[PDB]
Molecule: Chains: Q
RNA sequence: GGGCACUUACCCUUUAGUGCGAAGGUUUCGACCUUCGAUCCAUUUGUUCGCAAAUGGGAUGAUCUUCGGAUCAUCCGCGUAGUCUGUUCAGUCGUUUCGACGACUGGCCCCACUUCGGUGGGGCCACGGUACUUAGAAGUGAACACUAAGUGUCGUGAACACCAUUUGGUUAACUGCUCAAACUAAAUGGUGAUGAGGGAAGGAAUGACCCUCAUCGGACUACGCGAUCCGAGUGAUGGGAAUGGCUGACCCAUCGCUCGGCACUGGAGGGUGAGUGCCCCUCAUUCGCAUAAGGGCCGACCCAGACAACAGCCAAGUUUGGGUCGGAGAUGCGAACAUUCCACGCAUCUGAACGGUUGAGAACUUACAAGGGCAAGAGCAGAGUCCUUGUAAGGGCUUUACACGUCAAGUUCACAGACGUGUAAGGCCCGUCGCCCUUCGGGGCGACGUUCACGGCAUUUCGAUGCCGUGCAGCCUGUUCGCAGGCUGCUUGACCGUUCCCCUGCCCUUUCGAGGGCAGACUACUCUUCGGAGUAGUCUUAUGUGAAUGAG
Numbered sequence: 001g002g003g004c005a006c007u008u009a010c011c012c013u014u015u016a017g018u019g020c021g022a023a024g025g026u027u028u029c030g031a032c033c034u035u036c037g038a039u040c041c042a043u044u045u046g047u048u049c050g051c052a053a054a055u056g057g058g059a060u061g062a063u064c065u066u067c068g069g070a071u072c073a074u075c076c077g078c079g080u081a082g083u084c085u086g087u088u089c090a091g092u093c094g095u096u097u098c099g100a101c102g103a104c105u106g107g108c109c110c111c112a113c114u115u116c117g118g119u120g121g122g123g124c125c126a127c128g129g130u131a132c133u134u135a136g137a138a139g140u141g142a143a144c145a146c147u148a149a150g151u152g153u154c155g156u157g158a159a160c161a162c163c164a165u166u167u168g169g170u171u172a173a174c175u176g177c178u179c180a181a182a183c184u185a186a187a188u189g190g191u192g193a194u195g196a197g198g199g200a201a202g203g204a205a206u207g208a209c210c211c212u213c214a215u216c217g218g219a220c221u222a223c224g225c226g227a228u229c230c231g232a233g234u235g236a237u238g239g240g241a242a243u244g245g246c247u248g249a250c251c252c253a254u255c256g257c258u259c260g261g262c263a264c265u266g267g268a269g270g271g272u273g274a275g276u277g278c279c280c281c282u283c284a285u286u287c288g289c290a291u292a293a294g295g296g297c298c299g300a301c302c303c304a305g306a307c308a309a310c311a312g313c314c315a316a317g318u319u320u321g322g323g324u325c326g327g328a329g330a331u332g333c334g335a336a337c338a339u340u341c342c343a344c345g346c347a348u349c350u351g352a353a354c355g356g357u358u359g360a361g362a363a364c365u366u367a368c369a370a371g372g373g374c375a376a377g378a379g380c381a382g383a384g385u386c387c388u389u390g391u392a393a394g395g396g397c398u399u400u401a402c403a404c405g406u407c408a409a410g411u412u413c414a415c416a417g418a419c420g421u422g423u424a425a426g427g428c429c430c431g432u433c434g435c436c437c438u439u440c441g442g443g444g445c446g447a448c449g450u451u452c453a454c455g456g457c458a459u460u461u462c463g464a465u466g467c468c469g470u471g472c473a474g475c476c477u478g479u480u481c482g483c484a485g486g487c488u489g490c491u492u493g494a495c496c497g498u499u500c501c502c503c504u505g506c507c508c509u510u511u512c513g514a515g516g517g518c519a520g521a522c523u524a525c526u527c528u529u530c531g532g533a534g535u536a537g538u539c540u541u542a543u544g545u546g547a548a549u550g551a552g
Base pairs, nucleotide, nucleotide: 001280002279003278004277005276006275007274008273009272010271011270012269013268014267015266016265017264018263019262020037021036022035023034024033025032026031038228039227040057041056042055043054044053045052046051058075059074060073061072062071063070064069077225078224079223080222081221082220083219084218085217086216087159088158089106090105091104092103093102094101095100107124108123109122110121111120112119113118125157126156127155128154129153130152131151132150133149134148135147136146139415140414141413142412143411144410160192161191162190163189164188165187166186167185168184169183170182171181174382175381176380177379178378179377193215194214196212197211198210199209202342203341204340205339206338207337229261230260231259232258233257234256235255236254237253238252239251240250243315244314245313246312247311248310281552283550286547287546288545289544290543291542292541293540294539295502296501297327298326299325300324301323302322303321304320305319306318307317328350329349330348331347332346333345334344351500352499353498354497355496356495357494358493359492360491361490362451363450364394365393366392367391368390369389370388372386374384395429396428397427398426399425400424401423402422403421404420405419406418407417430449431448432447433446434445435444436443437442452471453470454469455468456467457466458465459464472489473488474487475486476485477484478483503520504519505518506517507516508515509514521538522537523536524535525534527532
Other pairs, nucleotide, nucleotide, family: 027030tWS047050tWS058226cWH065068tWS066068cHS079222cWW096099tWS114116tWW114117tWS115117cHS137145cWW138409tWS173376tWS200208tWW200209tWW201336tWS240241cHS241249tWW242309tWS282551cWW284549cWW285548cWW285549cWS308316tWW308317tWW372387cSS373385cWW374385cWW385387tHS408416tWW438441tWS439441cHS460463tWS479482tWS510512cWW510513tWS526533cWW526534cWS528529tWS528531tWS
């Protein structure tokens, strides 16, 4: 502190008495009655004409009427209910009860006419469209597009926000295209006060839509009700009081209502607090008892605390701590009014690892071809950049031609130039092989070409060199020593499958790569083969569970 009942101090609501005030009365001026305890005003009466009493209170008019009073309508203010209704702005017309409001309309301005509503015409403005002009952007030229300005022309019109539709900017690249979305600009159309909830969902977020209810404002209608102020009571309105929402109590204003504009006592009634004690709820300390696991990080979910208050509550969000869970990464889809986020479940992509099936096979350089990564919101076309595979080929330099590209962009186009690369041809150079001349110095010619390894083959000055073949390494086999066939490993593709967080220990299994397993407690005997295990203990957290035990 939640509920309960108790007690009691208080306060208020109310009622019965008391006493006091009050002025008026009965009145013996003793005493008593009266009815009220605010103020103002009005009416009537009294009345000293002073004022007092009594009575009333929107004001107004009208009606009746005892002139006391009562009725009707009007307007006043207010309440309540009902009904309708709603951007803002300017201006028009109506009303005005003059504040405001009903209704109407829309650039602005002017003119003319006008049935005063309007219509015509002119001008301007703004905007938009659109035709034309001109400037833009290249090595040059051409066209086209686009952008900007400038003239014309046509169209459109308050402003505001907000929706739909339409068109077309941008996001988005390396260029082109298409699609979608988002954002956005214009156009056209529609719309309009302020909330909350519901449809609408696995969950949440955001916006629109519709439905509903509430709010607010305004108009209208219906009904009910009146003086002002003060106190008290009390309703309801908003603020304090918020993250958003809710409920009680308090505080502050606000309006409304109800009593009262005397103090006391006694009862009743309410309610306030406090104490009383029963019952209750919670977290909590400490204990028994039970359950489960004793790593990390992540992120999902669950609890509970703090943000957040007067008190309590609801649902968050922000946190903080503990729990429980299940953990490549990515994109779709289920799932909507649209969009977003998260979760979840698929489906599918990619990545990684692991396994398997299958393929291929020096190194280098460079061209080509392939397919993929660059590259995305999605899809498409084409080009550049390899960053993979296959194919083809082989010294360096350079001139000429030819191709193909690139500079080159707003685009496209035509032309030129400058590149770059290839192709073909030449010449120059390098290397060295061969051949030949040679003076043995050297030259000329023909030939070839990337590196290495390997083997063959030949020469060899023993260094190598050529020529020739070949190319996972390596093993075995057959081999004519050429080669073929197989076996393993190696590298690496493709395919297929299986799995998938990080670390840690330690089982199993290992190829010693690594995979599969278990758990990320701790002591023992006993369960073993002296890893690993079973029961018990023990510790720990978390949890359940009950006790002790306090708090509000």